[PDB]
The RNA (23S ribosomal rna, nucleotides 10 to 530) from Haloarcula marismortui has 519 modelled nucleotides.
It comes from the structure "The structure of CCPMN bound to the large ribosomal subunit haloarcula marismortui".
Context: one part of a larger RNA, bound to proteins that are not shown
RNA sequence: UAUGCCAGCUGGUGGAUUGCUCGGCUCAGGCGCUGAUGAAGGACGUGCCAAGCUGCGAUAAGCCAUGGGGAGCCGCACGGAGGCGAAGAACCAUGGAUUUCCGAAUGAGAAUCUCU
RNA sequence: AACAAUUGCUUCGCGCAAUGAGGAACCCCGAGAACUGAAACAUCUCAGUAUCGGGAGGAACAGAAAACGCAAUGUGAUGUCGUUAGUAACCGCGAGUGAACGCGAUACAGCCCAAACCGAAGCCCUCACGGGCAAUGUGGUGUCAGGGCUACCUCUCAUCAGCCGACCGUCUCGACGAAGUCUCUUGGAACAGAGCGUGAUACAGGGUGACAACCCCGUACUCGAGACCAGUACGACGUGCGGUAGUGCCAGAGUAGCGGGGGUUGGAUAUCCCUCGCGAAUAACGCAGGCAUCGACUGCGAAGGCUAAACACAACCUGAGACCGAUAGUGAACAAGUAGUGUGAACGAACGCUGCAAAGUACCCUCAGAAGGGAGGCGAAAUAGAGCAUGAAAUCAGUUGGC
Numbered sequence: 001u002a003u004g005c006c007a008g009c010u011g012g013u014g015g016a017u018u019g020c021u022c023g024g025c026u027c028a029g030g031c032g033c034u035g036a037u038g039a040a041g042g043a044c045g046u047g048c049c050a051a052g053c054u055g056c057g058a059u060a061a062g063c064c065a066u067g068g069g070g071a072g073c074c075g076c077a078c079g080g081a082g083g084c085g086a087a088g089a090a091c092c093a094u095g096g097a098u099u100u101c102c103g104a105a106u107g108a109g110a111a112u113c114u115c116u
Numbered sequence: 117a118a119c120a121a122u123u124g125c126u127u128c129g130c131g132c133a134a135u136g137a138g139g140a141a142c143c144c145c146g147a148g149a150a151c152u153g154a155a156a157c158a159u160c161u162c163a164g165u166a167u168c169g170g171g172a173g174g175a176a177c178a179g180a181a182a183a184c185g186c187a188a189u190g191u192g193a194u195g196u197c198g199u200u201a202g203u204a205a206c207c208g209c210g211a212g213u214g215a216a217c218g219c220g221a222u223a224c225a226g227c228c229c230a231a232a233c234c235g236a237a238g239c240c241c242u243c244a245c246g247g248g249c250a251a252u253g254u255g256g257u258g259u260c261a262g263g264g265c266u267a268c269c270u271c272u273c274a275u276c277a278g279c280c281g282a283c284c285g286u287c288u289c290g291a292c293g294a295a296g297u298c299u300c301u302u303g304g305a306a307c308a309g310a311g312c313g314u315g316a317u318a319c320a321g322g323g324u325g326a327c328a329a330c331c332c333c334g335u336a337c338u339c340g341a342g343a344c345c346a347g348u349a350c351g352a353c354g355u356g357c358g359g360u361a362g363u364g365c366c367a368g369a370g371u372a373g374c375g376g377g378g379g380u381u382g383g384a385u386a387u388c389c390c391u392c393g394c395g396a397a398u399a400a401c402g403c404a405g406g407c408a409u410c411g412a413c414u415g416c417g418a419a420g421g422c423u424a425a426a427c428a429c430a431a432c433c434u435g436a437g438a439c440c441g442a443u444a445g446u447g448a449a450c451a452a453g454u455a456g457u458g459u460g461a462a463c464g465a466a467c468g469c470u471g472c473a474a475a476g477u478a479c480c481c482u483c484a485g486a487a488g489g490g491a492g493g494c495g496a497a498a499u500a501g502a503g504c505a506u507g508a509a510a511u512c513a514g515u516u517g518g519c
Base pairs, nucleotide, nucleotide: 004519005518006517007516008515009514010513011512012511018505019469020468023440024439025437026436027435028434029433030432032429033138034137041102042101043100044057045056046055048080049079052076053075063096064095065094066093067092068091072084073083074082107115108114109113116118121135122134123133124132125131142173143171144170145169146168147167153160157208183191184190195222196221197220198219199218205213206212226422227421228420229368233256234255237254238249239248240247241246262366263365264363265362266361267360268359269358276354279351285344286343287342288341289340290339291338296312297328298311299310300309301308313330314329315319321333322332323331373394374393375392376391377390378389379388401417402416403415404414405413456463457462476504480490481489482488
Other pairs, nucleotide, nucleotide, family: 013510tHS014509tHS015507tWS015508tHS016507tHS017506cWW021441tHS021442tWH023445tSS023446tHS024445tSS031430cWW031431tWW032140tWS035104tWS036106cWH036136tWS038104tHS038105tWS038106tWS039105tHH039137tWS040103tHS042112tSS045060tWS047050cHS047053tWH047075cWH050051cHS050076tWH051077tWW054061cWH057058cWS062097cWW062098cWS069090tHS070088tWS070089tHS071085tWS071086tWS072089tWS119120cHS119133tWH120136tWH122130cHH123130tWH126129tWS139140cHS139173tWH139174tHS141174cWW141429cSS142428cSS143176tSS148164tWS148166tHS149165tWH150163tHH151162tHS152161cWW153211cSS154210cSS159210tWW160211tWS164165cHS173175cSS174428tWS178194cSS179193cSS179424tHS180225cWS180226tHS180423tWH181192tHS182402tSS183415tHS185187cHS185188tHS185414cWS187405tWS193425tWW194426tWW195427tWS200217tHS201216tHH202203cHS202214tWS203215tWH204214tHS205382tSS207210tHS215382tHS223425cSS224424tWS225423tWS225424tWS230259tWH230367cWS231258tHS231366cSS232263tSS235254tHS236250tWS236251tWS236253tHS238254cSS242244tHS242245tHS260367cWH268360cWW271357tWS272356cSS274356tHS275355cWW277353cWW278352cWW280350cWW281347tWS281349tHS282348tWH284345cWW292337cWW293318tWS293336tHS294315cSS294318tWS295329tWS295334cWW302306tWH303305tHS303326tWS304325tSS305325tSS306307tSS317336cSS318335cWS320334tHS324328tWH347348cHS364400tWS367399tWS369397tHH369398tHH370371cHS370395tWS371396tWH371419cSS372395tHS380387cWW381383tHS383406cWS384406tHS386406cSS396418tWW397418cWW397419cWW430431cHS440444cSS441449tWS442449tWS442468tHS444449tWH446448tHS447452tSS448452tSS450467tWS451454cSS452466tHH453454cHS453464tWS454465tWH455464tHS458460tHS458461tHS470474tWH470500cSS471473tHS471475tHS471497cWS472495tHS474498tWW475494cSS475500tWW476501tSS476502tHS477492cWS478492tHS479491cWW483485tHS483487tHS485487cHS493501tWW494498tWH495497tHS495500tHS
């Protein structure tokens, strides 16, 4: 002095720790029925591009009226394109319109379709 | 082209209607274990628990005494809460199980039939016409302050039915809403330090480039709407309370009660219920007062029915917290009952953090290259460049000291 031991340094790996909280947990008050006028639930659709969630139902992220609201808007979602809005949009409240199929499922039958 | 099925009404035609299924638990009616305790175990216990069948509501169920029995010259529907009390009672009298009356509270509310006496004086559908129901009784009367009837007194504000219809309170939602964005210094940023100034019935909380009453949302005050309370309270309409005398006219049957067999209960002789058999009286009667019978006494009228409020739950809304803070807290802060496993019933994870602002890296070199690398640009920081705040240990590469 190779293989190598112990501790550290620089860089990794790893995601502990600290800090943070759109989620939980528990308590309290209020309120409390829905459905053959087809519920709750499910299926399948529905977007300019749309896989998931949410919404909606062939009028399919929405249509109408009244009141509120207001110069912005086109959900989550910070893209591209395009569009809507002072004919007052978005958004919120109340009421109404639309509301496929299976489903208590009720003409008969059927693994969401079919027959007369 | 159609209420399938079961029903009610019925114009006997699906013409008019009802039921069905869902809902977090709560609630009511049925069915009903075992592990376990007894240091074994059988009665007992676990327990009328788990689980199953049926069913209603916003709450259910109960409820106007055949009660209680601090026995009384007393209480006066029913839940529930506190207590009575681990008392009485049960029990291989072992282990264990376990009330009630009362009292203090909460909230309060009391009524309707059957029959007697009346006897079609009635009800339902239809705009009507008209139809259906109804003497096997619609309707009146009546309901233990017993009632009816006959004869009287007086009188009604009881009750029942219907009409009208809130205040307040509470819950949620909404409108309005004071006062600095001044100087210096530090910083990428002032929400920091020092200086000066201001509002406050508002110094809760949050946001904003760092410790913010005064920058923004809000907060106090004041105001508005919806919902619930509640079709309740009050008010008004109609009805008409009550009392005397007479009258054995009426008053709920497999009942009350007894026996056999079971379950259940604290229920012991004295709990409640099921089952088999037996079985009464008629108010001048009958039941109860914790063994049976009889008398007395006191209480009370079963075998028909309805009933607000006070109480349970937590789906839904809102608020709150000496709760947890991403292996915690839900299984779930993320695609969460997601991905995934199982024929199925069912089982079931993990994943949070760029930055003040994307300013999310233009141009160039290299390379097979939208890769990666180098150089470069941004920012306070890229050792903030994408599971991108911090960045422990285990551990790995390179390396320093010692061996």
Method: X-ray diffraction, resolution 2.2 angstroms. The entry became public in 2005. An Rfam search finds the family "Archaeal large subunit ribosomal RNA" in it. Its Rfam clan is "LSU clan". The entry has 29 different proteins, among them 50S ribosomal protein L29P, 50S ribosomal protein L2P and 50S ribosomal protein L15P.